[PDB]
Context: bound to proteins that are not shown
RNA sequence: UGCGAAAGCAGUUGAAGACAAGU
RNA sequence: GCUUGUCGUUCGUUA
RNA sequence: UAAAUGGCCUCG
Numbered sequence: 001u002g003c004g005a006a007a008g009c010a011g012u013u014g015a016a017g018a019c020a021a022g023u
Numbered sequence: 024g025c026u027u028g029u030c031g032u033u034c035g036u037u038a
Numbered sequence: 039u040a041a042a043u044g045g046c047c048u049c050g
Stems, first nucleotide, its partner, number of pairs: 001010003014034003017030007
């Protein structure tokens, strides 16, 4: 986030650019 | 050049 | 996590 009942059942949280600090 | 953190910047994912 | 000492009036 989806579904569902309220319980829960499954699935996500990547990449680029720029700036600052330290070295 | 290397490390970390950020974004009244962008692309993508149902997230 | 958040975090600048930063909380809601008066008319009996």